RNA sequence: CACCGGAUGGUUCGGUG
RNA sequence: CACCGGAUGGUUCGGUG
Numbered sequence: 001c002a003c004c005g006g007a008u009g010g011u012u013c014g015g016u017g
Numbered sequence: 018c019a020c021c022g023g024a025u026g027g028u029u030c031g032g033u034g
Stems, first nucleotide, its partner, number of pairs: 001034008010025008
């Protein structure tokens, strides 16, 4: 790098209360 | 503020090739 997934954080929007 | 979802980027780690 490839195919997949975990963790966590940024940017931005949509829906609803 | 809350609940759910879209888009896109960062950081880090796991599996297989």
Primary citation: Shah and Brunger, J.Mol.Biol. (1999), "The 1.8 A crystal structure of a statically disordered 17 base-pair RNA duplex: principles of RNA crystal packing and its effect on nucleic acid structure". The RNA has 34 modelled nucleotides. The structure was determined by X-ray diffraction at 1.8 A resolution and released in 1999. Crystallisation conditions: pH 4.50, VAPOR DIFFUSION, HANGING DROP, temperature 293.00K.